[PDB]
Context: one part of a larger RNA, bound to proteins that are not shown
RNA sequence: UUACAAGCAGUCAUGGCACCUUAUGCGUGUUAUGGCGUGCCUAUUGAAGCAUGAGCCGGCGACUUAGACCUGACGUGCGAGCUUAAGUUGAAAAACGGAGGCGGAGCGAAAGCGAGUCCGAAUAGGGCGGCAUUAGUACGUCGGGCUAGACUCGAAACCAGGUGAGCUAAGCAUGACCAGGUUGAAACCCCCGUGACAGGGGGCGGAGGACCGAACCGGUGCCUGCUGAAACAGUCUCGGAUGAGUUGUGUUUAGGAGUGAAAAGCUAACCGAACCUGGAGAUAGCUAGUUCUCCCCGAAAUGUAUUGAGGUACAGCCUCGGAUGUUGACCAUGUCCUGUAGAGCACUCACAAGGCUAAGGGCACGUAAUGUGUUCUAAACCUUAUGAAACUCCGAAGGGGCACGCGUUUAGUCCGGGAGUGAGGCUGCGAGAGCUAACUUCCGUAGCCGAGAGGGAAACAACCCAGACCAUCAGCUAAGGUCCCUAAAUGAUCGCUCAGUGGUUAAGGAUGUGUCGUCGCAUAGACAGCCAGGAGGUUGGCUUAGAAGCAGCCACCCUUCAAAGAGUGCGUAAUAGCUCACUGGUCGAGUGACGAUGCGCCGAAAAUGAUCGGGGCUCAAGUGAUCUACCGAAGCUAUGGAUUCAACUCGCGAAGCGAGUUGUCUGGUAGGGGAGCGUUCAGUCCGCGGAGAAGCCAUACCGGAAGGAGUGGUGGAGCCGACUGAAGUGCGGAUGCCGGC
Numbered sequence: 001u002u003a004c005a006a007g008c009a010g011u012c013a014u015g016g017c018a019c020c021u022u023a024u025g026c027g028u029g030u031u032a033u034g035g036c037g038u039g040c041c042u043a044u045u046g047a048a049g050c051a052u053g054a055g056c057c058g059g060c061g062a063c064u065u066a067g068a069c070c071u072g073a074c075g076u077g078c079g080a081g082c083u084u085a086a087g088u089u090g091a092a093a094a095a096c097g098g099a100g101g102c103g104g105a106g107c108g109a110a111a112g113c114g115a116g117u118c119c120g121a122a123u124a125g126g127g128c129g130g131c132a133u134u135a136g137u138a139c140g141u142c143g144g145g146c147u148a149g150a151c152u153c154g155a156a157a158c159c160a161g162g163u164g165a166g167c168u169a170a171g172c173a174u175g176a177c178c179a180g181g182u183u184g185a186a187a188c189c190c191c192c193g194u195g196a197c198a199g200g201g202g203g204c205g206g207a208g209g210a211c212c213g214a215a216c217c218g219g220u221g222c223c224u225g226c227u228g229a230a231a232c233a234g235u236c237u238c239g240g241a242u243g244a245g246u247u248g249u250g251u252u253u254a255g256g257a258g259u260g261a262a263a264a265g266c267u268a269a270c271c272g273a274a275c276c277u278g279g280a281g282a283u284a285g286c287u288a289g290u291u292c293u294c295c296c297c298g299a300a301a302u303g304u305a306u307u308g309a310g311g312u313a314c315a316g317c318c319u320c321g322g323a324u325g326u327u328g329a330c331c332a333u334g335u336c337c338u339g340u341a342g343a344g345c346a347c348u349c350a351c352a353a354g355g356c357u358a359a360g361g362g363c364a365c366g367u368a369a370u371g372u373g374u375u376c377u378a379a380a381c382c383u384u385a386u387g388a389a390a391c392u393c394c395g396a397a398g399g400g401g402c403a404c405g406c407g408u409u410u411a412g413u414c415c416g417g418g419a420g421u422g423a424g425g426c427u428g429c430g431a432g433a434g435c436u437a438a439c440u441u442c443c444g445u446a447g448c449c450g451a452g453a454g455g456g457a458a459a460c461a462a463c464c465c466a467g468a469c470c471a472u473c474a475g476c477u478a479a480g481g482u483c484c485c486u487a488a489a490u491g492a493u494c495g496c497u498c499a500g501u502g503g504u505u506a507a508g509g510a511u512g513u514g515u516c517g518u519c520g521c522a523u524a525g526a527c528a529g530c531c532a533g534g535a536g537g538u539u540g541g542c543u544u545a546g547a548a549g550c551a552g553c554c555a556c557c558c559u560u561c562a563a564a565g566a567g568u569g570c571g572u573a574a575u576a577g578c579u580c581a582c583u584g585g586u587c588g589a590g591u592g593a594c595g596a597u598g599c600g601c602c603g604a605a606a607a608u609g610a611u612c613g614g615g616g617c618u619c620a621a622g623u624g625a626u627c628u629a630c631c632g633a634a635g636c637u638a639u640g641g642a643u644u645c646a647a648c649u650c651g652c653g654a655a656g657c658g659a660g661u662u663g664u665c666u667g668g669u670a671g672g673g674g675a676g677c678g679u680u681c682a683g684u685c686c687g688c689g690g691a692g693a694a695g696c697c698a699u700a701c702c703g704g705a706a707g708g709a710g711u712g713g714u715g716g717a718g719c720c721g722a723c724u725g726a727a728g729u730g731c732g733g734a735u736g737c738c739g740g741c
Stems, first nucleotide, its partner, number of pairs: 010036001012034004017029003040053001042051001055741006065148003069145008078136001081102002087096002106113002118126001151289002154286001158279006167255001169253005175247003180212003188203005216240002221236001223234002257267002292676006306311001317420001318418007327411001329408002331405001333403005342394001344391001348388003352384004359377007424449007433440001454465003469641004474637003480631003483615002489628001491627006502617001508602002512599001514597006521590001529587001532583002535559003540554003569578002646662007677730001679727003683723001685721001687719002696713003701708002
């Protein structure tokens, strides 16, 4: 201190309890709750997983060394200098030696010539030199590269030698074993008509890779074993079961060869070709791993090429130093170029309707031949009107190059050393692929992810805002919001809502409703309400038995009148019947048919129980527009300190040190550069030590980190430390190795 609690382990904050060997409203140990945060390494564009990886702890464990090496950087003795082998002195120590090479001017194929020479018989071009004349080497240290295993560990394999056949498979030699029963041939004798002979029967004999079956051998099958009894047999069953058998012994054929009823199955427990040792701990474009701290700068997955694309060389991009120190980059101005989109036609390829008009087809007729009538399709043209990434004849964006000037800022470039990356992903815009289908692939471009957290979209690396020095329980903003929830106005005005839209779609529809426009109208007195009329030629003609508004076809006329279809819909076998169009009153001062937008409805038809984050919300904390305030980021501002680069300042003579002011103080994987802690050994100086070291346990003291120091306890020997050099220079993860658990 834990039983109403949800987290991987937790941090921070508050409170209680416990203790006050480092007093001080200062903490520690533990604990409850809440606001939040989905491990590390590696591999990847991207993960905390149901991506890979280890049981834990302790120890062991990976880029160094030699080759007087090459080269770059720094320093030192000189300025031309220094090393080799090796001989001598040789507790210890240190030189002589300077054989030779690299220096020092060059070019060319070479001879050779020579601050000029090779091309050439030409004065032009390439290179050195003069010019800024830099004029090095040797030694020491560090990075890289060459010769080695020497970044680390690890694979199927090969060569040579060695190893045995009580190991498999077989052979040779020599022995043993194979319960019994059943079936039971040939040969032999006898028997049947006939001389005889095939054949048949009986007796006897009684063979035989025969049958059932035990020991044994072999162990198809089913079940079980399956960290078991054995890294493969057994319960049951079945085959062989006197055999080209089995088995024991000695020995031989022997393991990239042999044997073999030959399946490449086997050969002392996975041998399509053994094990062991040595050759190499091999190779490795492969996978994994690759350990202290902090600071500064800082990538890319593009271009080209490669029997080459999961690689590698060069280059673009990176770092450090020197030189240069304005050449840079956003912009304007002047001017030049290519000319998507747009748009259109006289070009090119196609193409909409019509006109005009004469090569070629149909059909019809005709000739010795041509032709003639009609119709269909012309090359080209005309009017309107068309399309094109591969048409544009035109011509903006915009951009780019050059020059000229700034607000600016303050890199870039050249040389030398070291890299890495060297198959990327997403969104918006522009295209191809694809049905324009996709966090699908690819290219350009801007940004982001990739090496940057954070705030918001509930949640989510790519989306939006915005890009971290630390110490700050300070404030102010952006994106986004203001009911609670995890903070902050259920504020103001005019409308749309009523479905609870708001929280996956649409083609298609409907007088739900708001804001605007048209057509024929009420004192010719409306559209829908009810009453009456809806008439005849005539049941039109046609077809059809039929048809008379209404099967189908044609037509659709005129009379009466205030209306009336050659009939809009039903109905009938066809008629009938029922209605649609036209015309006074009642009431009647409003109504019908459409167009432009926004909201919203049906179509949205589902797969473990639903959903906008959840509980809500139409007296909306919904939405459209406008305004104020507030909340809300390590963003900015404010205070202190510190790190890195540059300038002016200071003091000492420097190497170097600290203080002031301004950017900076970017975050950063791979990488490069700089400064240091710390293990051990040793040189050397200074100390502690039996009232006693190292080491181990606790440890709320300091330092920028890496760590160290002081004290107590325990225990038992030497041990700190400073300067400096070297050494297998300091990890928790390479299915690690050793030991214990």